[PDB]
RNA sequence: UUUUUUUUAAAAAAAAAAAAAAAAA
RNA sequence: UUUUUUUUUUUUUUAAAAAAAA
Numbered sequence: 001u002u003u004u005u006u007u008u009a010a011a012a013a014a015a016a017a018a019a020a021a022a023a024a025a
Numbered sequence: 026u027u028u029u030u031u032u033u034u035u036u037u038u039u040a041a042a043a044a045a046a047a
Base pairs, nucleotide, nucleotide: 001046002045003044004043005042006041007040009038010037011036013035014034015033016031018029019028021026
């Protein structure tokens, strides 16, 4: 210096699922 | 059709650790 695995958080869309819609939120 | 949340991943960033090679 290169390659494989695990973890801490985030980001573009997705499927898993919930709550508020008092009505052009 | 739209705001507020929960749990799991695909790719990237960062950090730590285990192993192999030059």
The RNA from Escherichia coli has 47 modelled nucleotides.
The structure was determined by electron microscopy at 3.57 angstroms resolution and released in 2023.
NCBI's taxonomy places the organism under Bacteria, Pseudomonadota, Enterobacterales, Enterobacteriaceae, Escherichia.
The reconstruction used 432,841 particles.
The entry is indexed under Viral protein - human protein complex, ribonucleoprotein complex, VIRAL PROTEIN-RNA complex.
It was solved together with DNA dC->dU-editing enzyme APOBEC-3G, Virion infectivity factor and Core-binding factor subunit beta.
The depositors describe the entry as "Full-length APOBEC3G in complex with HIV-1 Vif, CBF-beta, and fork RNA".